[PDB]
Shown are 65 nucleotides from a PDB entry: RNA with a sequence from Pseudomonas aeruginosa, together with DNA.

Context: bound to proteins that are not shown
RNA sequence: GUGGUGGAGAGGUA
DNA sequence: TACCACAACGAGGTACCTCTCCACCAC
DNA sequence: GTGGTGGA
DNA sequence: GTACCTCGTTGTGGTA
Repeated sequence: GUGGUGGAGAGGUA
C1' cells in the first nucleotide's frame, strides 16, 4: 500500500 | 373592456424477476 | 481510423 | 415519417 454497469424494447410476479 | 375559446405545459403506482440489444462514414 | 455530422 | 390519452391549470389573442 488496490478493488469491477447506461439505455431501450418485450414479457411476467405481487 | 371582462368573459372566453384555444393552445401548451404538466402530472398521471409501488417493488421485484426473465430475455435480447445497442452511430455511421470512409480516403 | 479518425475526424465529422444533417432531414422523410 | 409521423400524427391515435386525459384532465387540469395557465396564459393569450378575440368579442361585447
The PDB entry is titled "The cryo-EM structure of an AlpA-loaded complex". Taxonomically the source falls in Pseudomonas (Bacteria, Pseudomonadota, Pseudomonadales, Pseudomonadaceae). The 2022 paper behind the entry is "Structural basis of AlpA-dependent transcription antitermination". Among the 5 different proteins in the entry, which are not shown, are DNA-directed RNA polymerase subunit beta', DNA-directed RNA polymerase subunit alpha and DNA-directed RNA polymerase subunit beta. The structure was determined by cryo-EM at 3.7 angstrom resolution and released in 2022.